[PDB]
Context: one part of a larger RNA, bound to proteins that are not shown
RNA sequence: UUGGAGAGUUUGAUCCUGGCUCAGGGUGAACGCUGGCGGCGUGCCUAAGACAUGCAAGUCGUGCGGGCCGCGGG
RNA sequence: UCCGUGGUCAGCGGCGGACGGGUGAGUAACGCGUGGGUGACCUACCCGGAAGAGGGGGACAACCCGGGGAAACUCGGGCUAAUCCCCCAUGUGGACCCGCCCCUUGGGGUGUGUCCAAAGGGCUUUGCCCGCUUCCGGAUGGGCCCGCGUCCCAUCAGCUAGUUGGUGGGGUAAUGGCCCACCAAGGCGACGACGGGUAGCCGGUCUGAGAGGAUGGCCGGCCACAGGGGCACUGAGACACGGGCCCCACUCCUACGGGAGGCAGCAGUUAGGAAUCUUCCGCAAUGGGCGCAAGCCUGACGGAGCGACGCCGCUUGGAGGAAGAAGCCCUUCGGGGUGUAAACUCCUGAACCCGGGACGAAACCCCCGACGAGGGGACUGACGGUACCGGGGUAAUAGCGCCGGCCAACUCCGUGCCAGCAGCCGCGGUAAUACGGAGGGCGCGAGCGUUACCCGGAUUCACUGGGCGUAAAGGGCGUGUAGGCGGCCUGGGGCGUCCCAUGUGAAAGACCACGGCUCAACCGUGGGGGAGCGUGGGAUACGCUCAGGCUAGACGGUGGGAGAGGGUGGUGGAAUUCCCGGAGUAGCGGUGAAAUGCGCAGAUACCGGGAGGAACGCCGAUGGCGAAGGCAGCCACCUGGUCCACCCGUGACGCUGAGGCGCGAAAGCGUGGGGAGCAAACCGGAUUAGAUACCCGGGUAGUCCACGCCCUAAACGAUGCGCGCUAGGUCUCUGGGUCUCCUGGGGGCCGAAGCUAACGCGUUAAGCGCGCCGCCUGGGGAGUACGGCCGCAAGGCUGAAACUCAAAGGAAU
Numbered sequence: 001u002u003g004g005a006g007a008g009u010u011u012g013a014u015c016c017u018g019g020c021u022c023a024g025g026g027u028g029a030a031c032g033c034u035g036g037c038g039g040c041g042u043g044c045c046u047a048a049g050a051c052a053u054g055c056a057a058g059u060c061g062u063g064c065g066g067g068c069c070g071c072g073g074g
Numbered sequence: 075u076c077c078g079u080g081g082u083c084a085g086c087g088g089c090g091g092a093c094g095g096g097u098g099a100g101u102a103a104c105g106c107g108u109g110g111g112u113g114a115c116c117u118a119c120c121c122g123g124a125a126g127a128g129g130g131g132g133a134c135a136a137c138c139c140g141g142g143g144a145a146a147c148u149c150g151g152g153c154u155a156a157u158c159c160c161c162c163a164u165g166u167g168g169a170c171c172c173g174c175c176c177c178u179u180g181g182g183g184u185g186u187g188u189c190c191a192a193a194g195g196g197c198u199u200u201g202c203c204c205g206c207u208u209c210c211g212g213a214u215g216g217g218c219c220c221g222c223g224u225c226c227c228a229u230c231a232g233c234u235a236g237u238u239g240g241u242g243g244g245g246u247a248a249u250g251g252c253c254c255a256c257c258a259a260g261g262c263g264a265c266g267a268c269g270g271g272u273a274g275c276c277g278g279u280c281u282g283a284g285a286g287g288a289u290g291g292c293c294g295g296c297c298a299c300a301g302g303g304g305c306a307c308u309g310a311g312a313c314a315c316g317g318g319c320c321c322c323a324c325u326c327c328u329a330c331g332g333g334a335g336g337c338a339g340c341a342g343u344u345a346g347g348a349a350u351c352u353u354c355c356g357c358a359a360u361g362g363g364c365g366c367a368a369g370c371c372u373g374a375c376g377g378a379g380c381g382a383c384g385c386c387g388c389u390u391g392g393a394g395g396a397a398g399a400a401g402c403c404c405u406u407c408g409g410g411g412u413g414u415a416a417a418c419u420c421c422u423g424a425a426c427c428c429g430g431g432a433c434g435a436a437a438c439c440c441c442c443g444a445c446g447a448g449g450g451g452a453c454u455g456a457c458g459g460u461a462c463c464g465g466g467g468u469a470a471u472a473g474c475g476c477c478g479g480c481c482a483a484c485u486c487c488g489u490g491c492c493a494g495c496a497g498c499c500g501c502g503g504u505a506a507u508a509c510g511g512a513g514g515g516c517g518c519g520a521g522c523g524u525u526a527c528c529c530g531g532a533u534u535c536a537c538u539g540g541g542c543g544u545a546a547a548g549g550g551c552g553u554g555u556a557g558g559c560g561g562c563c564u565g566g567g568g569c570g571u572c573c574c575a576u577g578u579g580a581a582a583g584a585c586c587a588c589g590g591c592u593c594a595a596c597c598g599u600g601g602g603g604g605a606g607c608g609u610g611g612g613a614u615a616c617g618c619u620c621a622g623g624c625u626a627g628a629c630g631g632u633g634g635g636a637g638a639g640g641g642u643g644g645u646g647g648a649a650u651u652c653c654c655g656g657a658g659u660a661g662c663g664g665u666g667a668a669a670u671g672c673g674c675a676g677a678u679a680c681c682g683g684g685a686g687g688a689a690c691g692c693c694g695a696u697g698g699c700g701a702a703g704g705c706a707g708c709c710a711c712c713u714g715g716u717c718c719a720c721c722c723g724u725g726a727c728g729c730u731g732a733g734g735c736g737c738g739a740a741a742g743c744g745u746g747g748g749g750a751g752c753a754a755a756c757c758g759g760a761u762u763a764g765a766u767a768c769c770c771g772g773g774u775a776g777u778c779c780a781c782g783c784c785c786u787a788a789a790c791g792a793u794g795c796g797c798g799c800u801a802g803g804u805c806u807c808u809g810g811g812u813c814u815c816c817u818g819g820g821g822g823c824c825g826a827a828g829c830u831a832a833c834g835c836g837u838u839a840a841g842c843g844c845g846c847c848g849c850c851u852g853g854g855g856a857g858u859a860c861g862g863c864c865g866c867a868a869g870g871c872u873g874a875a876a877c878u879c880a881a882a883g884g885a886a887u
Base pairs, nucleotide, nucleotide: 006022007021008020009019012887014885015884016883024529025528026527027526029525030524031523032522033521036388037387038386039385040384041383042381043380044346049344050343051342053341054340055339058089059088060087063086064085066083067082068081069080070079071078096299097298098297105224106223107222108221109220110219111218112217115216116215120212121211122210123209124208125207126206128162129161130160131159132158137152138151139150140149141148142147167190168189169188170187172185173184174183175182176181194204195203196202197201225271226270227269232262233261234260237259238258239257240256241255242254243253244252274296275295276294277293278289279288280287281286301322302321303320304319305318324335325334326333327332328331352378354377355376356375360374361372362371363370364369391421392420393419394418401412402411403410404409426466427465428464429463430462434457439451440450441449442448473518474517475516476515477514478499479498480497484513485512486511487510488509494501495500540850541849542848543833544832548847550737551736552735553734557730558729559728561624562623563622564621565620566619567618569617570616571613572612573611574610575609576608577607578606585601586600587599588598589597590596627727628724629723630722631720632719633718634717635716639713640712641711642710643709644708645707646690651685652684653683654682655681656680661672662671698705699704742783743782744781745780746779747778751777752776756772757771758770759769794846795845796844797843798842799841802824803823804822805821806820807819808818809817810816811815828835829834852879853878854877861872862871863870864869
Other pairs, nucleotide, nucleotide, family: 001003cHS006531cHS008479cSS008498tSS010017tWH010882cWH011013tHS013886cWW016545tWS017882tWS018881tHS019880tSS022532tWH023531tHS028045tHS034382tWW034520tWS039595tWS046347cWS046350tWH047345tWS048097cHS048299tWS051343cWW052342tHS052353tWW055373tHS057090tWS061065cWH061083tHH061084cWH063156cSS065084cWW065136tSS072077cWW073076cWS085135cSS086156tWS088364tWS092309tHS094316tWW095300cWW096338cSS099298tWS102272tWH104221tWH113177tWS114218tWS114248cSS115247cSS117118cHS117214cWW126192tWS127205cWW133156tWH134155tWH135154tWH136153tWH143145tHS143146tHS144329tHS145332tWS163192tWH164191tWH165166cHS165167cWS166208tWS167208tSS172186cWW191207cSS217247tWS217248tWS228267tWH229860cWW230268cWW231263tWS231266tHS232267tSS236239cWH236256cHH236257tWH238260cSS240251cWH245250tHS246248tHS251256cWH277290tHS277581tWS277582tWS282284tHS282285tHS284539cWH285537cWS285538cWS286529tSS294580tWS306313tHS306317cWW307314tWH308312tWH309311tHS314317tHS323336cWW329331cHS337341cWH339373cSS340373cSS341353cSS347349tHS347350tSS351379cWS356358cHS357372tHS357374tWH358376tWS358435tHS365367tHS382520cHS386594cSS387593cWS389471cWH390472cWH391469tHS395414tWS395417tHS396415tWH398413tSS399415tWH400413tHH405408tWS406408cHS414416cWH422469tWH423467tWS423468tHS423470tHS424468tWH425467tHS431459tWS431461tHS432460tWH433458tWH435455tWH436454tWH437453tWH438452tWH443447tHS444446tHS455456cHS459460cHS471520tWH472519tSS476483tWS482516cSS489492cWS489506tWH491503cSS492502tHS493502tHS493506tWW500508tWS536851tWW541547tSS542547cSS545547cWH546850cSS549847tWS550702cSS551701cSS554733tHS555732tWH556731tHS557846tSS561726tHS568569cHS568614tWS579605tHS591595tWH624725tHS625725tWS625726tWH627725tHS636715cWW637714cWW638697cWH647689cWW648688cWW649687cWW650686cWW650687cWW658678tHS659676tHS659677tWH660673tWS660674tHS660676tHS661677tWS663670tHS664669tHS665666tHS665667tHS668759cWS669759cSS669770tWS670758cSS695706tWW700703tHS702737tWS703787cWS717818tSS724727cHS738785tWS738789cWS739786tWH741784tWW743866cWS749750cHS749776tHS753775tHS754774tWH755773tHS760768cWH761765tWS761767tHS762764tHS765767cHS783866cHS784868tWS791793tWS793840cWH800826cWS800839tWW801825tHS827836tHS827839tWH830832tHS831884tSS832885tSS834840tWS835840cSS836839cHS839841cHS852881tWS855876tHS856875tHH857858cHS857873tWS858874tWH859873tHS865867tHS865868tHS
């Protein structure tokens, strides 16, 4: 030194070895049943397969010459 | 017809379009992370410092005029402006070659020579504002290079021709085989080259006591890509998502002659899938681009929509209310339970109705001042009539899993190894707390369960923190390569190691404090660090290196010893078999009993002679030798290991050992011998249900020799080698002594301490310790398959996975 729990299962019973299994926390989740409100996050992990439509990058007449339309007025 | 001027549409010319936004395909790489190099480099707009803007000329669109289409649009002819292109002039300065100085990779300075500048526009008009040109510095963003770090398969072991280096050029901002020519023969690899597989990397996230493991979605940094590839152009910057050229695949439109597209931008459609959103509102804010400024653009962004996907807050009411309604469950029929639960009484008031109504937004601009400092002014809110504030007001959704043990919660009925349950052990065959329902109960709560995956439990890859006698596990034994590791004393260095000072270790996140949303989730402010790497200084014990010593480790000399240690060459007798002579007669042989078999063609039993092969009785042992396999009459030669005494020589020369190399019982194989006994296969006789066996009679490989293969084992002490330390008794073999006995070296037994799951081990450790190696990670599948190497073959070594079981085991009771 702010930090550490284990259980079930080989046997008639025992101790040991050894695996299998479980209780925990976690997830961009999905599925079942159910589902009232709100806040903040957050949502094609697959086919970087294919895509209708609109929109996502323009601006300057204090660079220049113009066409059209208008207000002016020759 | 002319002018100013406004709006608009293209055009020429600027600046932007290389930012922002998306996606993770590719990449195991200087991609990323971290620390550094650049004297080898660039940077538009921005700041600062020095200086300048003089004089001419010209093109192409717009536009006019022709030709061709449904379209994409398109060529030609003619004119015209500029911040559009070009020439001269100026040279503060810059660039380049040659020379000198300084520096030290191409950095700084200077002299001769040569080359390079520019643009106007606009107001309030001998003055300011936006811009232009050359150069230096700054700041910011980059390019390039190096050290170190980054997954799996060695069943991928060798890889390489621009390959590796040199020279000369090409190319770029710049180094470089980046590219080309020539020249040299080199570069990389068990510290894993090459190859195959998989993945964008990090801050971090998740888990974990930590060490570690797993991971990289959101958010921030870097990279890579923009239908699939190739290429360049314009550019300060791109080899450019909404720019260009080409090729391919694909889709479309058409007027059928032809031409267009690139959602991995924001939404949206479709396909795939267990599965993942509105064709929203807005430039008000923050930010970006253009602009003197107004202002315009901004699917960045700010918000809104949808989804319990996640976390957090919140509701379905609160107090009262029977020894306790009905219903339902249970019952020994007395009663127990749901249950203060309900009913009912009072109290509160989610939802909804009315009124108020945000914070977020003061800048730009305008004003005086000076277009500055400062002071004053007005305009602007998508979210939104929302949050919130005030008034009124209704008792107002509860569901899901579990109740055999683990593991919290038990009864009745129904079923009858059926139906079904199941994470594991297990439940169900007529009294199932384990299946189905019910009552009751336990656990959570707009949630509860299930599937999948990650860490934990798993000290079950063991660094922390495990093992190998019998449980899984010591290589069959040597010898030795790399490597790992190493005795006692002294100095040099200071590599590892420790300390100090400093730079870096971004932001978000983590943590501690505080504060803002009524809290919280969420968010803001501050605080505290770390490793790790760069630099400077210090320390010197241990490990390192260098140097100089020592003799305790190791080897050697001298002198002896024991031994079935190994190879070659000889040679002795016992016995079995066959042959020969003799003599001899009716059986011999064999088993449990028998038969087969042999025998009057004269067997067995006995005596003599001879031939040949194999193995060595007594000695012999609880013995000896060898590294292991193993080695046994005797004789000679050749040869190895090993012990002892002397304490004479060398001076750490040591230990171990991945690969490598050698040795390696039996059986087995090749060529040639040999073949008495024995004997797989095979034949026959018995036994028997059968007897492809055990028993008996025969019998071939082989067993033996030479040479060459094979390389396996219960190759065993189921115990790798070496070294040091930790009671003793006894038996034995073999050296040496001062021969009771003492001391060494081997071979057994019992036992101290200790170890062990126990059995047992115990100075021959299986004890206490160090070094290096080999090996284990549940049973089966399996020593199998595939690949690879080896072999004449047999087959050997290396060596899995799918599937499958809930155990397989060790010792002891």